[PDB]
Context: bound to proteins that are not shown
RNA sequence: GCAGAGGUUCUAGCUACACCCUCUAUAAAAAACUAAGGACCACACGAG
DNA sequence: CTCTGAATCTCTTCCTCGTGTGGTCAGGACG
DNA sequence: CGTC
DNA sequence: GAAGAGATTCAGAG
Numbered sequence: 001g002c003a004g005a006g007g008u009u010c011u012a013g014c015u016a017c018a019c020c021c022u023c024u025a026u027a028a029a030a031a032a033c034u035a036a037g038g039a040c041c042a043c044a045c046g047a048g
Numbered sequence: 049c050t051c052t053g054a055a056t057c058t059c060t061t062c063c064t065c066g067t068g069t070g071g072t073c074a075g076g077a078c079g
Numbered sequence: 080c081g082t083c
Numbered sequence: 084g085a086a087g088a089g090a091t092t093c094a095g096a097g
Stems, first nucleotide, its partner, number of pairs: 003024005012034001039072010049097003054092009076083004
Other pairs, nucleotide, nucleotide, family: 002023tWH004025tWS006028cHS007030cWS008031cWH008032cWH009012cHH013018tWS013033cWW022028cWS052094tWS053093cWS
């Protein structure tokens, strides 16, 4: 993810706040959906 | 003699944005 | 292979 | 550093 499963792509992509689709045992036909781990101290510089 | 003020000691704060470089623990075995 |  | 408030120290005379 209608619940379970898989998913085009346009990093990664059922939660991050998430979201949608098709399908019935397992991946494959399709467009619309998001924005990430970075502390402290010295020296020099500029402006008010 | 006991506050009366009068020294005396202790804690606080001292601008506000950027542009950049460099350096840096903790705590080395240990079974 | 965490553990002191 | 300075500098200022405040809390300890501390004192002076009638």